RNA sequence: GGACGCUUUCGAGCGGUCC
Ligand code: 53D
Numbered sequence: 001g002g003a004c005g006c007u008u009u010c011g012a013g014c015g016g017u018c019c
Base pairs, nucleotide, nucleotide: 001019002018003017004016005014006013007012
C1' cells in the first nucleotide's frame, strides 16, 4: 500500500488478519 471473508436486515457491519 493492497487484499483476504462472514453475514446481508440490501443499508451495509466487523478493521482481525494475510501478502
Ligand atoms: C476478515 C475482512 C474484510 N474486505 C473487516 C474484507 C476477513 C475480511 C469495507 C472493509 C471489508 N473491508 C474491505 C471487505 C476488505 C473485519 C477466526 C477471525 N478469524 C478468521 C478471520 C475472520 O479476518 N475474518 C475485516 C476476518 O476475512 F474481504 C476480516 N475483515 C475479508 C474481506
Record summary:
The PDB entry is titled "Interaction between a fluoroquinolone derivative KG022 and RNAs: effect of base pairs 3' adjacent to the bulge out residues". This is an experimental structure of RNA (RNA-G-3GC-uucg) with a sequence from Mus musculus, with 19 nucleotides shown. Released in 2023, the model rests on solution-state NMR data. The 2023 paper behind the entry is "Interaction between a fluoroquinolone derivative KG022 and RNAs: Effect of base pairs 3' adjacent to the bulged residues".